Context: bound to proteins that are not shown
RNA sequence: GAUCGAUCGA
RNA sequence: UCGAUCGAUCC
Numbered sequence: 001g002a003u004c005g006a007u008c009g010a
Numbered sequence: 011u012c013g014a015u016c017g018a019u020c021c
Stems, first nucleotide, its partner, number of pairs: 001020010
Other pairs, nucleotide, nucleotide, family: none
């Protein structure tokens, strides 16, 4: 610095 | 269609 999954909110 | 948190991965 990037990616993924979960939760929540517009 | 976007934002926050958590965890993991790589470079």